[PDB]
Context: one part of a larger RNA, bound to proteins that are not shown
Molecule: 23S rRNA, nucleotides 563 to 1403
Organism: Pyrococcus furiosus
RNA sequence: GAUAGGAGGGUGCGGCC
RNA sequence: GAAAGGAAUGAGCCUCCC
RNA sequence: GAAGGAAAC
RNA sequence: GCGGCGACGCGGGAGUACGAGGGGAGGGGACCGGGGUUGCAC
RNA sequence: GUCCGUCUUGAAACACGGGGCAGGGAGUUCGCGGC
RNA sequence: GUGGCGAGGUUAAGGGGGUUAAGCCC
RNA sequence: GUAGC
RNA sequence: GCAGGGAAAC
RNA sequence: GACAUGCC
RNA sequence: GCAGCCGGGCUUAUGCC
RNA sequence: GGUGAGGGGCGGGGUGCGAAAGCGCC
RNA sequence: GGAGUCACGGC
RNA sequence: GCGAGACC
RNA sequence: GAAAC
RNA sequence: GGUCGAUCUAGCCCGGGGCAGGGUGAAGUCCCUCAACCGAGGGAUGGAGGCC
RNA sequence: GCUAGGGGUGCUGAUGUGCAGUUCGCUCC
RNA sequence: GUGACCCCGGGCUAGGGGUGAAAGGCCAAUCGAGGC
RNA sequence: GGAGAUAGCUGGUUCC
RNA sequence: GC
RNA sequence: GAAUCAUCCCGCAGGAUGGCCUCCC
RNA sequence: GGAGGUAGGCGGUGGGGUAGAGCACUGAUUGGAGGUGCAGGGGGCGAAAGCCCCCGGCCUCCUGUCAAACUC
RNA sequence: GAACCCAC
RNA sequence: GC
RNA sequence: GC
RNA sequence: GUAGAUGGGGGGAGUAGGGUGGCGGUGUAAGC
RNA sequence: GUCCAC
RNA sequence: GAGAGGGGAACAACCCAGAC
RNA sequence: GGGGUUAAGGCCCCAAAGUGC
RNA sequence: GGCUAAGUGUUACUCCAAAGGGUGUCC
RNA sequence: GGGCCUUAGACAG
RNA sequence: GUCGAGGUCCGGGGCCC
RNA sequence: GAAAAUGGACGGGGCUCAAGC
RNA sequence: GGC
RNA sequence: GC
RNA sequence: GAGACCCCGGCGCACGGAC
RNA sequence: GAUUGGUC
RNA sequence: GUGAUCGGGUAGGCGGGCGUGCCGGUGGCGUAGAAGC
RNA sequence: GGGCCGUAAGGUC
RNA sequence: GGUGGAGC
RNA sequence: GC
RNA sequence: GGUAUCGCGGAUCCUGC
Numbered sequence: 001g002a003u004a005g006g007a008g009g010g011u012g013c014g015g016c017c
Numbered sequence: 018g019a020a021a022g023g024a025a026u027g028a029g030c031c032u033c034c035c
Numbered sequence: 036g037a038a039g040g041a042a043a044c
Numbered sequence: 045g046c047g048g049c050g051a052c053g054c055g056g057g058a059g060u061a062c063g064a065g066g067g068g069a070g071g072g073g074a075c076c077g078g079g080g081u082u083g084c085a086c
Numbered sequence: 087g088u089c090c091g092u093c094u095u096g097a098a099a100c101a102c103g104g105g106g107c108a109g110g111g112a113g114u115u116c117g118c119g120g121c
Numbered sequence: 122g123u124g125g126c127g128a129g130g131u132u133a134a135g136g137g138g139g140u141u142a143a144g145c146c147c
Numbered sequence: 148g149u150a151g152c
Numbered sequence: 153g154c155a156g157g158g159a160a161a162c
Numbered sequence: 163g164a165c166a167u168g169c170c
Numbered sequence: 171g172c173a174g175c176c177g178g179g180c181u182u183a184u185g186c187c
Numbered sequence: 188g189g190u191g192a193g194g195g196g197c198g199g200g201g202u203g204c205g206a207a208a209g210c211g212c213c
Numbered sequence: 214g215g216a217g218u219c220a221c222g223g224c
Numbered sequence: 225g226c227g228a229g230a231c232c
Numbered sequence: 233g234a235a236a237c
Numbered sequence: 238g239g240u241c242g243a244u245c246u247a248g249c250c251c252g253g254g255g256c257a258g259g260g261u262g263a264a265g266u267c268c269c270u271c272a273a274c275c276g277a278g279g280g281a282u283g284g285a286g287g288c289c
Numbered sequence: 290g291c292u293a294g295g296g297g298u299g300c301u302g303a304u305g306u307g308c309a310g311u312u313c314g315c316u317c318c
Numbered sequence: 319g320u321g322a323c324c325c326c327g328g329g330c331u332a333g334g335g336g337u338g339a340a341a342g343g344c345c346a347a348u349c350g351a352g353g354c
Numbered sequence: 355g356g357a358g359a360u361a362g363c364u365g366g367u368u369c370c
Numbered sequence: 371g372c
Numbered sequence: 373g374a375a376u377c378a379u380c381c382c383g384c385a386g387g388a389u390g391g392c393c394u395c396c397c
Numbered sequence: 398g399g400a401g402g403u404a405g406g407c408g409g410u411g412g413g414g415u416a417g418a419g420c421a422c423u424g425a426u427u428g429g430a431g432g433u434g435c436a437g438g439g440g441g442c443g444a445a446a447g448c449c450c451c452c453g454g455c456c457u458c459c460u461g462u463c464a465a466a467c468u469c
Numbered sequence: 470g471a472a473c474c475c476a477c
Numbered sequence: 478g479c
Numbered sequence: 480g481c
Numbered sequence: 482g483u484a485g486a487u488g489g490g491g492g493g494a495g496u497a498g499g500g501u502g503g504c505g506g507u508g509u510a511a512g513c
Numbered sequence: 514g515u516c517c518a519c
Numbered sequence: 520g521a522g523a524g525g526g527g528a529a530c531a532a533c534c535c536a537g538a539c
Numbered sequence: 540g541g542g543g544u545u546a547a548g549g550c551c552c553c554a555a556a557g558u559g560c
Numbered sequence: 561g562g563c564u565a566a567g568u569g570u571u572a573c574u575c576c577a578a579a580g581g582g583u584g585u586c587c
Numbered sequence: 588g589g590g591c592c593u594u595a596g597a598c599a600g
Numbered sequence: 601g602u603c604g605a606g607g608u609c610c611g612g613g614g615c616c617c
Numbered sequence: 618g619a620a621a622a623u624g625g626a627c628g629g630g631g632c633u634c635a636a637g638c
Numbered sequence: 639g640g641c
Numbered sequence: 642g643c
Numbered sequence: 644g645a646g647a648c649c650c651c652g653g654c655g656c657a658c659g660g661a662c
Numbered sequence: 663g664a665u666u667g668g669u670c
Numbered sequence: 671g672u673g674a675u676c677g678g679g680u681a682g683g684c685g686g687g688c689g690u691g692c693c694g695g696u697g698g699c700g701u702a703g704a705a706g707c
Numbered sequence: 708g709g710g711c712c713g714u715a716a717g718g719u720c
Numbered sequence: 721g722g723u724g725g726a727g728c
Numbered sequence: 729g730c
Numbered sequence: 731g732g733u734a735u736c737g738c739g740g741a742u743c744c745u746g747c
Base pairs, nucleotide, nucleotide: 010086011085012084013083014082015081016080017079022076023075030071031070032069033068034067035066039062044056045054046053047052089104090103091102092101106747107746108745109744110743115228116227117226118225120224121223122221123220124219125218126217130152131151136147137146138145157162165198168197169196170195174190175189176188178187179186180185200213201212202211203210204209231366232365233363237356239354240353241352247331248330249329250328251327252326253325254324255323256321259289260288261286265282266281267280268279269278270277271276295318296317299315300314302313303312333349335345336344337343369687370686371684372683377390378389379388380387381386391496392495393493394492395491396490397489402481403480406479407478409477410476411475412474413473418468419467423464424463425462428459429458430457431456432455433454435453438451439450440449441448500519501518503515504514506513507512524535525534526533539653540651541650542649543648544647549643550642551630552629553628559641560640562638563637569632570631581617582616584615585614586613587612588610589609590608591607592606600602654677655676656673657672658671660670661669662668688737690734691733692732693731695730696729698728699727706723707722709720710719711718712717
Other pairs, nucleotide, nucleotide, family: 018077tHS021709tSS024074tWS027073tSS027074tHS028073tHS028075tSS029072tHS036064tHS037650cSS038063tHS038542tSS040059tWS040061tHS041060tWH042058tHH043057tHS048050tHS050560cSS051559cSS051641tWS059060cHS090740tWS093097tWH094096tHS095499tSS095531tWS111741tHS112366tSS112738tWH113367cWS114230tWS127216tSS128153tWS128215tHS130218tSS132150tWH134148tHS139144tHS140142tHS155163tSS157202tSS158160tHS158161tHS164213tWS165214cSS168214cWH171193tHS172192tWH173191tHS197214tWH205207tHS205208tHS234360tWH235359tWH236357tWW242333tWH242346tHS243246tWS243330tHS243331tWH243336tWS256292cWS257290tHS262284tSS262285tHS263284tHS264283tHS273275tSS293319tHS297298cHS297316cWS298316cWW304309cWS308312cWS332335cSS332345tWS333352tHS334351tHS338341tWS370715cSS373681tHS374680tWH375496tSS375521tHH383386tWS388497tHH389497tHH394683tSS398487tHS399485tWS399486tHS400483tWH400485tHS401486tSS414415cHS414470tWS415471tWH416470tHS419421cWS420464tWH422467cWS426461cWS427460cWW442447cWS443446tHS468469cHS484658cSS494682cSS495681cSS500532tSS502516cWW508511tHS522537tSS522538tHS523536tWS524645cSS527573tWS531532cWH533572cWS535546cSS538678cWS545645tWH547644tHS549556tWS558636cWH564566cHS564635tWW565633tWS566633tWW567568cHS571576tHS578619tHH579618tHS593606cWS594605tWS595604tSS596605tWS597607tSS602603cWW627630tWH631636tWS635637cHS679680cHS687716tSS688716tSS689736cWS700726tWS701726tHS703725tSS703726tHS704725tHS704727tSS705724tHS739740cHS
């Protein structure tokens, strides 16, 4: 992790380990 | 999350003063 | 305590 | 306290509270740095 | 925040080369001349 | 760019010495 | 080793 | 390299 | 077949 | 006539004329 | 202000062309 | 009115 | 820089 | 990397 | 430039195998009947073809 | 004349990473 | 589908050459000049 | 085999 | 890095 | 820290001399 | 190699003929008036010599418009 | 006959 | 010329 | 003025 | 600009397809 | 083509 | 072109702006 | 690497700032 | 302070239609 | 803004 | 020719149709 | 005055003494 | 059209 | 005014 | 409301100076 | 600091 | 010490540095565990 | 596979 | 820290 | 390693 | 201190998987 969209990364932090 | 990094010769953190 | 910089009244 | 029809502005408060960073003191007693994955804002 | 390399005035391009990994891979030698 | 010599500079082919040797010395 | 340059 | 000029003689 | 310097 | 050297002046010294 | 290596401008010289002047190169 | 030549490296 | 295959 | 000679 | 190829395929030479069945009916060769001044009317057989 | 043998007109048929780097069926000469 | 017919064995013609009832056709899946 | 033929044309050309 |  | 522009080329997808960049004296 | 240089500005000494404007050259451009036989052309008018009018041209003025290859 | 540009 |  |  | 300009000599290039924007010639315009 | 602004 | 960042919705050229 | 103030422009929500006079 | 009743407009430029007409409205 | 009339005198009826 | 307050025109400017 | 072809563009919602000029 |  |  | 402008700390580069 | 280097 | 009058960057020019194999020297490590992963 | 230094290429544990 | 077994 |  | 077949992402790159 079965109501969620961007070439799979950048800045900042929050879960769990 | 033992080592190689800081750290009980004191970390995150809290309080106070210039 | 630099640059900067309020509000009540 | 005063000016403007009005949003508001001017003088005192005051260059005060606060401010990057720079220093000192006390309390507590084991985590911070770092890593894997993922969440959110752009 | 529309990938990478490339010619191009202009590349995300409906322009070309790009399934993945490991090894190999492209200004060398001589002669003469200028610094 | 640097170094030697300097009105001079430099040896090529080759020759001698020594050596395990093609290095080294003249 | 002065041929030569 | 030290002497240059000229097609050449010079 | 030419300055080992005559001047500014 | 540049650097450099010599003499003088300003100039605490570098420095300037 | 003077002297001033190096650097710059003159003057003078060699040779080619020229009757010569004068130019190219040095 | 005298500075050239030899050598190592590089463009 | 020029010639040699002359960066492949 | 050529078609080609 | 020198070499290799005609087992494919093109051409030519030598020596060999193959093409069921049927149709049509060329030349050649004829015969029969009536007349005969001329002619007229029928029937065969044989197996050629870059034929069907 | 689907004897054998030979050829390859149309279907622009099937196949067309095929049985086959030219094949197969029907039709046809 | 009896003919200019079809096919086997043995031979010859080789690259600016052979061969071609002529299509630039064919010459070993290669032909406006084969292959190595 | 000449042959690594040649092209002004296409592609490629490796650390901070 | 200029 | 640039440049696609002046002249010449059987020159026009290419070269040479200049202009524009960089390093040393 | 050694003592100047000039992208900007102020003033000055010179150069220019674009925009605009105009008809003074060149060449265009509407109409009206006046003057000219001027080798126009239509006619009246002829033994010949010539005149009487429309119309064409040229000149001046007035009027309304132009110029990349015009400019006082 | 400008604005304006150019040389000193 | 400043 | 730089 | 003497911490060396203006200028001079030397070594190495790359650049010979440009585009947008205003102005001028041309074109109906795009465009050239 | 020109202006050198991106 | 060879130029980031902040905007015009996105935009090569337009506006602010040139970046250890 | 940090703190602040402005530029283009913007202030009803998306979207920081006014449903400003 | 004023105007529009058309969703006109809500577009600096890249990237927005005219001639003609309206006792529609405010001057 | 301008001209005509131009507050019982103007326009419509 | 009776009413009884501004009428009748012209050229313009802004927005809209 | 003013007509276009996939459904759809003031960037969108939407906005009327405006959130237009 | 201005603040 | 922000 | 920017990386623009101001301030604090840090790095490099250019030029000059002392070791 | 006994070669292109190092500290302020 | 000076920099408001230094800090983008394509073609391209210049300077320093990182890494690999072998050689001449110098100083060393390793079966109490080298290279490699 | 991981820690530390170096703007980095990379070095070391 | 782990594997590896002779060079760096 | 230098 | 010297020497070099000395530095990989592409060449419809080559070899192996």